crRNA, together with DNA: 78 nucleotides with solved positions.
[PDB]
Context: bound to proteins that are not shown
DNA sequence: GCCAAGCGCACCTAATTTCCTAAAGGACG
DNA sequence: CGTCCTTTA
C1' cells in the first nucleotide's frame, strides 16, 4: 500500500486473491444526541 | 443506571421501481 | 432534401 469499484493484501515487482448491476427515481429503516411527558 | 411515547437535528443504510433500442417520425434549416 | 432530435412498438 497501487484497483472499474470494494474488501483483504504486496502475492516477487507498476501489481496478487476473491467479489462486483449500473443509472435514475421513489420510499423506508437504523444509530446517536437534545427537548417534552412518563415507567423501572 | 436502564427504558417508553412523541418532536427535532445529524449521519449511514437499503428496498423497489424503470431502462439497458432500432427505426419511424418529424421539426427545422 | 439532409440532419438532428423525438417518439414509437
Nucleotide at each position: 500500500a497501487a484497483u472499474u469499484u470494494c474488501u483483504a493484501c504486496u502475492a516477487a515487482g507498476u501489481g496478487u486473491a476473491g467479489a462486483u448491476g449500473g443509472a435514475a427515481a421513489u420510499u423506508a429503516g437504523g444509530u446517536g444526541c437534545g427537548c417534552u411527558u412518563g415507567g423501572c

Released in 2017, the model rests on X-ray crystallography data to a resolution of 2.5 angstrom.
Primary citation: Yamano et al., Mol. Cell (2017), "Structural Basis for the Canonical and Non-canonical PAM Recognition by CRISPR-Cpf1".
Crystallisation conditions: PEG3350, MIB buffer, pH 5.0.
The depositors describe the entry as "Crystal structure of Lachnospiraceae bacterium ND2006 Cpf1 in complex with crRNA and target DNA (TTTA PAM)".